[PDB]
Context: one part of a larger RNA, bound to proteins that are not shown
RNA sequence: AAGUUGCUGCAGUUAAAAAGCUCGUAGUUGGAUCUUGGGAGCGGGCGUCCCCGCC
RNA sequence: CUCUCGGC
RNA sequence: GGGGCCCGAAGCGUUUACUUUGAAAAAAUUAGAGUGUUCAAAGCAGGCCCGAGCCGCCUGGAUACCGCAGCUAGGAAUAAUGGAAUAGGACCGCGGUUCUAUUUUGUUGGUUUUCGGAACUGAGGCCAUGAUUAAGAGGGACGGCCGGGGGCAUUCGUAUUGCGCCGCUAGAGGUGAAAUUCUUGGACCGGCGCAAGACGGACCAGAGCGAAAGCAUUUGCCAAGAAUGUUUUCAUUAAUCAAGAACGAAAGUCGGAGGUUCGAAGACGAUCAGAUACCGUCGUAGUUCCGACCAUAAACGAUGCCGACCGGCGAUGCGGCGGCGUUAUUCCCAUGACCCGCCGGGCAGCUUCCGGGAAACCAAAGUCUUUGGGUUCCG
Numbered sequence: 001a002a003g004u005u006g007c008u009g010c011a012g013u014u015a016a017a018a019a020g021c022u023c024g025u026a027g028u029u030g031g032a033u034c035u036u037g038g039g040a041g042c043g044g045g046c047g048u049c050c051c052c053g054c055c
Numbered sequence: 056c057u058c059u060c061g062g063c
Numbered sequence: 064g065g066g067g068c069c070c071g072a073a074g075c076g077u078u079u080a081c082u083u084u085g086a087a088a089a090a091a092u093u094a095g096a097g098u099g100u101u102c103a104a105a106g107c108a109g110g111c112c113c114g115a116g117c118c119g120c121c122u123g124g125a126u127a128c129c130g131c132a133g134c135u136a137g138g139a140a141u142a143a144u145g146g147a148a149u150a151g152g153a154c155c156g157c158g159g160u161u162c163u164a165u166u167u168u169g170u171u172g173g174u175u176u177u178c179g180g181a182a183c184u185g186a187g188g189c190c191a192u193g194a195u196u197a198a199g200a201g202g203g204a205c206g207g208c209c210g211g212g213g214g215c216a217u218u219c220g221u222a223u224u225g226c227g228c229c230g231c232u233a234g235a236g237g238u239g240a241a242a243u244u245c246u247u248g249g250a251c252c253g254g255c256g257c258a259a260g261a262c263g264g265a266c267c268a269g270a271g272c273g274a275a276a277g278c279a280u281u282u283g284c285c286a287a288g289a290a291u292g293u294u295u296u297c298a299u300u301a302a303u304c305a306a307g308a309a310c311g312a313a314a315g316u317c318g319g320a321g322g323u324u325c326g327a328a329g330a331c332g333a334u335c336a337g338a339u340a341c342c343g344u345c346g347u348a349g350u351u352c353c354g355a356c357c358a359u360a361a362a363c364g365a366u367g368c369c370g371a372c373c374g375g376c377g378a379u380g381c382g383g384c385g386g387c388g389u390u391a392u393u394c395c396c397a398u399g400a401c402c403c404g405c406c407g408g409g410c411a412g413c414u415u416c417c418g419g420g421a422a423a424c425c426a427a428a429g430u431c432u433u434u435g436g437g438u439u440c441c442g
Base pairs, nucleotide, nucleotide: 003434010442012440013423014422018439020310022308023307027303028302029301032195056074057073078143079142080141081138082137083136085134093127094126097107098106109121110120111119152190154188155187157185159183162180163179200300201297202296205292206291209288213285214284215283216282219263220262223259224258225257226256227255228254229253230252234245235244271278272277315356316355317354318353319352320351325349329345330344331343332342367438368437369436371430372429374414375413376412379409381407382406383405384404385403386402388401389400390399391398418425419424
């Protein structure tokens, strides 16, 4: 070569495959929200680009 | 960001 | 202790993960710079002129990478974590409290040292004083319902089997055909009763409820639940989950009741080439109830759960909201039964070039080489 070990990247109705069902601790994973907008000649040229300086 | 001799 | 002509000392007005930079990170090996080893693998060498004095000149022996952890300096978007809720909160001060390096009220000693700052505490002002919103996340409350959901008690139904009388009769039963079997003691059949134990038909549906297993006569009681309604409450409490736990058809096991029907085993009659069977007649365990085990099924949708998105249509069950009308009563509205819609949550169905798939097929088995929502089990 082999995406026939698959994190990238495999599958699980019938090919091999999901536990009979639910709860549940470790584990993993978890809604949205607290500064934005305004400045200066320089400046990806105010050449409203913006080196950028944050006024 | 603030405050302390700003050590020229 | 005294300049504006300046930039050095202290802390972070959280703590981390993350990213960039810098430091230090043995050589060899790797990549790779230079170099005609006669080319290359290599090696770290080498090159310039000599007309002979060239009484000698120019170089290289780079650089990169070095995972994770540790150190350093910038950034603060994502992610985690905190500050003020019984204010034991921040900040400006003012009281009242205890110690103390230095003092110089320079001869020592007496020392004043509020002296400088630190010890605890009382009364104030100020803070816009301090709680994000209430998830088409979840929990809980409340409202009217709904349901073969569960447990206990109760009631009813015909049938079946058996028994007791009564009647008339020779057959009855059973099979493809028979036979085993029951019968002049009346079998079967018909009538009236009685008893027992099962089982809840038809209504009963691609309907409902439940975590699945499963759940269907009436009535009462007991707790439970989904969905819906909600301008109620809490405020992230959530999803999936090794280990562990509860429940689990039927069969099977143990103990006690009960044993109508059916019926593993067994017996017999048939069939057959044989027939340890299919068919028939009996018939034990079992099938029923209570208590205790067992933990398995094609326990099936051969299909994990939670969440989002992605067509159409007609229905159906529950709840809610609208509406022409019909109907029940009444004198009107509700309220039930229909009728036409809408919303949410279910069981499904038809249809489609959504898309997928090896296809059968699946609105999921789609949103997958345009591959990554979270998380179990597993080949």
Molecule: 18S rRNA, nucleotides 654 to 1164
Organism: Homo sapiens